An RNA structure from Bombyx mori cytoplasmic polyhedrosis virus, in which 37 nucleotides are resolved.
The work is reported in "Conservative transcription in three steps visualized in a double-stranded RNA virus" (Cui et al., Nat.Struct.Mol.Biol., 2019).
Method: electron microscopy, resolution 2.9 A. The entry became public in 2019.
It comes from the structure "In situ structure of BmCPV RNA dependent RNA polymerase at initiation state".
The reconstruction used 302,003 particles.
Keywords: RdRp-RNA complex, Initiation, Unwinding, Cap-binding, VIRAL PROTEIN, TRANSFERASE-RNA complex.
Protein in the same entry: RNA-dependent RNA Polymerase and Viral structural protein 4.

RNA sequence: AAAAAAAAAAAAAAUUACU
RNA sequence: GUAAUUUUUUUUUUUUUU
Numbered sequence: 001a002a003a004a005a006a007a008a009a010a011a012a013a014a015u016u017a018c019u
Numbered sequence: 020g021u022a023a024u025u026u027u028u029u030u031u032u033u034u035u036u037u
Base pairs, nucleotide, nucleotide: 001037002036003035004034005033007031008030009029010028011027013025
Other pairs, nucleotide, nucleotide, family: 012026cWW013026cWW
C1' cells in the first nucleotide's frame, strides 16, 4: 500500500406537544 | 446524586489476510 475488527481524539446531523 | 445516547467523517495505535 488492499481490507476487516476494537481503543483513543475532534467534527457533522439528530428526541417535541395543533386549534 | 448528573452531563449521556443514534447514525456519518477524519487522523492515532492494536491484531488478522495478500